23S ribosomal RNA, nucleotides 2059 to 2914 from Haloarcula marismortui: 749 nucleotides with solved positions.
It comes from the structure "Negamycin Binds to the Wall of the Nascent Chain Exit Tunnel of the 50S Ribosomal Subunit".
Ions in the entry include magnesium, potassium, sodium, chloride and cadmium.
Lineage of the source: Archaea > Methanobacteriati > Halobacteria > Haloarculaceae > Haloarcula.
Rfam match: Archaeal large subunit ribosomal RNA. The literature on the family includes a 2001 paper in Science by Yusupov et al., "Crystal structure of the ribosome at 5.5 A resolution". Rfam links the family to the GO terms ribosome and structural constituent of ribosome. Clan: LSU clan.
Method: X-ray crystallography, resolution 2.9 angstroms. The entry became public in 2008.

[PDB]
Context: one part of a larger RNA, bound to proteins that are not shown
RNA sequence: UACAUUCCAGUGCGGAGUCUGGAGACACCCAGGGGGAAGCGAAGACCCUAUGGAGCUUUACUGCAGGCUGUCGCUGAG
RNA sequence: GACUCUCACUCCGGGAGGAGGACACCGAUAGCCGGGCAGUUUGACUGGGGCGGUACGCGCUCGAAAAGAUAUCGAGCGCGCCCUAUGGCUAUCUCAGCCGGG
RNA sequence: GACCCGGCGAAGAGUGCAAGAGCAAAAGAUAGCUUGACAGUGUUCUUCCCAACGAGGAACGCUGACGCGAAAGCGUGGUCUAGCGAACCAAUUAGCCUGCUUGAUGCGGGCAAUUGAUGACAGAAAAGCUACCCUAGGGAUAACAGAGUCGUCACUCGCAAGAGCACAUAUCGACCGAGUGGCUUGCUACCUCGAUGUCGGUUCCCUCCAUCCUGCCCGUGCAGAAGCGGGCAAGGGUGAGGUUGUUCGCCUAUUAAAGGAGGUCGUGAGCUGGGUUUAGACCGUCGUGAGACAGGUCGGCUGCUAUCUACUGGGUGUGUAGGUGUCUGACAAGAACGACCGUAUAGUACGAGAGGAACUACGGUUGGUGGCCACUGGUGUACCGGUUGUUCGAGAGAGCACGUGCCGGGUAGCCACGCCACACGGGGUAAGAGCUGAACGCAUCUAAGCUCGAAACCCACUUGGAAAAGAGACACCGCCGAGGUCCCGCGUACAAGACGCGGUCGAUAGACUCGGGGUGUGCGCGUCGAGGUAACGAGACGUUAAGCCCACGAGCACUAACAGACCAA
Repeated sequence: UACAUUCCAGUGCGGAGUCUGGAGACACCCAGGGGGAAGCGAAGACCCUAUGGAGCUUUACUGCAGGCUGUCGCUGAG
Repeated sequence: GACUCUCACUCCGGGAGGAGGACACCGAUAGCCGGGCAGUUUGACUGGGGCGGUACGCGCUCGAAAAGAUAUCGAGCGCGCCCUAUGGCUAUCUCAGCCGGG
Repeated sequence: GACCCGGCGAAGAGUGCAAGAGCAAAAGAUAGCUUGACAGUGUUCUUCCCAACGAGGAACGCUGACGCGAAAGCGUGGUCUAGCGAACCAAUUAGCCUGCUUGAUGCGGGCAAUUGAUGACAGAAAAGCUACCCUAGGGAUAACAGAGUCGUCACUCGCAAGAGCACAUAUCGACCGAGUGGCUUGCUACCUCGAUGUCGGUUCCCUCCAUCCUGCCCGUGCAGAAGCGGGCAAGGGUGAGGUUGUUCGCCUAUUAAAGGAGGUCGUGAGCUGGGUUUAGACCGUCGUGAGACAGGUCGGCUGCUAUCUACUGGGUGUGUAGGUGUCUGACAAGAACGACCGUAUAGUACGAGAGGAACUACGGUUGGUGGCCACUGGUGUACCGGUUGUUCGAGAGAGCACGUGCCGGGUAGCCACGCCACACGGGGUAAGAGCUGAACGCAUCUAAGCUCGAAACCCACUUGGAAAAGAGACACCGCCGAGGUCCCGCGUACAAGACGCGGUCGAUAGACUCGGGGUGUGCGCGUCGAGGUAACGAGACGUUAAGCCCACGAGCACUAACAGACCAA
C1' cells in the first nucleotide's frame, strides 16, 4: 500500500483481521461508550555512536587584547 | 649613578601669568602578568557507556582438536635489563645427592 | 652440615632473569691467555603460516683484519625463543661532491653512517561541564515492556539423622539428592529508537489454584468444647479505617474469613498526577571551577470530530415460499442465590470439675439479584402563600433581581433512605466410608460387579430463542379479495425507526360540571386600632374551610377521531 464478517490457539525477526488448524459468520442502516488496529499526531527528548555543532569552566593546548616595567625616537642647557 | 636648569612638550589661568619639565603624553620594541576574549583538543579496546582494568609493543606453557593456522576482560607468568666478563679460545677436569674413614 | 681420602652416582647440579626446550672426555667447573661484543657487503627465513606489508630479529655465506689451538677447528656476543622505534631537525665519524659571470675568505647545501623519542609502541603538539541544550543516525547498544534462561525467588518430591517424657513419620524436621512454576532478582542483547506513554492508585471485565472462609472428608499427643496437621474442592465470598506517593509493610476495631497470583508488572484515543525524571531555588557532601550526586527538599502542562474491527441496544431488507392468532425448542446466559446471628434441643450428651456440643425445627440479619411506589423519605424553576429593593402616580394587579430575588408548604410522576419476591428435591461423581469378590483355597472397598457420598457437575427454576440452510408445528380466514400500510384521535411505548390502543357498531383527546387533591382565609365593605385638632394610621375581627391552582378520576358526543388513498395470493 492492498485486501478486509471475525474468534480461539498455534506458528513466525521472540507482541498476526491476512500464514496453519479449527470454530463462528445472511446483507444493509441508526444511536452509544471507546477493548483492539503494538489506533491517529512528532525522522525518540532517555542511551550509545560520529576523528558532528554550540554555550560555559579551568593551574587543558595555542594564541590575542589590557595592565606593569626597561629601552629607542620626540629630547634641550649645565 | 647621583644633581641643577629652561627652550621643546603637558596642565592651571580670560589675560598677564602660574605649575611641571626633558619627565610625562604619544610612536616603536623587549620581559612579566593576562579565560577579559578567540580558535581548538580532551584517543581506542570494552557482553551498552562510566568507574576498574590494558587481553594497546613484546616472550613461554596450556587452551589448540598428535602437520600448519586459530578467538574471548581465557588459565599459569614474564620482558622494556644486567654483564669487560657473566664475551671468546685453549688446557685440565666432572656435577647434585647418598655411604664409609679421619 | 668447614677440609682430606675412598665408593656409589647419565644428569636430579650448573649454565644471569619467566616458561618450555639444549648440554657431561661439555654448552657445566677450574685455570691461563685473548677482545670475533671487529669493519665491509650479501644470501635466506622470520616479522606477516597459507598470501601483500616497515622497523626489528635469526640462521648461513663472501671480502678484510685478528684471538686461541699441534691441527682439524672454534669465535658474525651470552646454549635457544623477550630486552624494541619512521620521516623532519641537531650532535657526532671519515672521505668526497656542491653554492647563480669569476677568484680569495667566511658561512652554507649534499652522498654513507652512529647517537637523541614518539610505551596510544607501523610515531598528532592536546583538560573538563551542559538538566539551557542542538543535529545526524542506531533497536549495529542501554532504561521500560516483551522474549530466552533459572543461578536467585516461589512451591513440590525422595531419604529420614534428629526431637517429640517412650515412641522418626500426631507434630517439628537438618544433611544430601530429584524436580515444577515463571510472581522476585540476576544474565543475555532476539524484537521496537521515522516513540508500543511511567510508578502507585482508581474504575470495569475475564481467568488460575499452590484453598484464607464456606461444603464434604482422613489422622491426632481426637473426652467434650477449642484446636493442630492432611485430602477432595475455584460455586460464592474475602470488607472499613490511622501513618506513608508508595507497591510492600506496621498498626486498630470489626469478620465466617477478612488467601495469593495472571490478563503488555490487564486497564492514561477512562480518570488521577502524590513519586521517578526537564527548564527555577535551597541544604549537605565532592570539585580550583563550570558543575556533579542511584542524597534530601519547595514549585513545575495530561492533544485527537472513530474509517475498520469488537461488544451493548434499535431498525430496514432478502432467504425459508397469501394472512391472522397460538406454540415448539436445537442451542444460549445465570450465583440467582451466598453467608451469618439467635431460640427450642440444653446447661443436655461428654466431663472429677471447669467448661460444654450435635441431628432436627423455627425467627431474624448481612451481601448479592429482579421488580414496585399503598406506606416513610427526596425532588417537584406545576402550583398557593409571606416578605426585601425598584419601575408601572397611590390602591388593586403586575415585571425584573440567572435563567425560582429570597423564605414557607407542596400534588402527580420519577426515585431509595421505602416496600415485595429469589427452594426443596432428584440423577451422576471426587476425596472418603463400605458390600460381594478373585487373581493368590486364606485375606482383600476393586481387578469384573454393587451400595453411598461434596457449597462443586447434570436436572429443577428464570431469561433469550424459526436464519435451527433438516430455515419448524397447529387451528382458522382467504387466493378478488383475508389481511396490511398510509390517514385521523392518542399512549401501557419511544433518540430516528419500532411497539400498543381507539376511530361514531365510539368515551381516544379537548371544553364544561362534578369528584378527588395543593395552598391557608381573596378584592371590596363594615367594626376595632396605639395615637393625632384634623388629615392620617401599621395592624386586628367579620364577611370567608375563603380566594387562587392541578400533569388524576367520573359524567358528558358539545368540539376533534373527518374525507379518503394504496398494497395484496